About this RNA:
This is an experimental structure of RNA, together with DNA, with 64 nucleotides shown. The depositors describe the entry as "RNA Polymerase II elongation complex bound with Spt5 KOW5 and Elf1". Crystals were grown by vapor diffusion, sitting drop at pH 6. The entry has 14 different proteins, among them DNA-directed RNA polymerase subunit beta, DNA-directed RNA polymerase subunit and RNA polymerase II subunit. The model includes bound diphosphomethylphosphonic acid adenosyl ester (APC). The structure was determined by X-ray crystallography at 3 angstroms resolution and released in 2017.
[PDB]
Context: bound to proteins that are not shown
RNA sequence: UAUCGAGAGGU
DNA sequence: CACTCTACCGATAAGCAGAGCTACCTCTCGAT
DNA sequence: GCTCTGCTTATCGGTAGAGTG
Numbered sequence: 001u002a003u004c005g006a007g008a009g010g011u
Numbered sequence: 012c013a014c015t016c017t018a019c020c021g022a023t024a025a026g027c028a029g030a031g032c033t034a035c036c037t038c039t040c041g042a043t
Numbered sequence: 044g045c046t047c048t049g050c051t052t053a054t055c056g057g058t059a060g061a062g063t064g
Base pairs, nucleotide, nucleotide: 002043003042004041005040006039007038008037009036010035011034014062015061016060017059018058019057020056021055023053024052025051026050027049030046031045
């Protein structure tokens, strides 16, 4: 005990 | 002394491009 | 993808003054 994203959700 | 004829700075818009777009929290999934 | 404001470019006169008849 990774990073970049995406999607679905909580009040 | 009445004329234009062009070099000025106003004041225009005028078009443009970019800058910004609530807070915190959960999980799965794919690519590098 | 949509609103705004500011900043950077054209148009507008506007005079304002020498060249003029």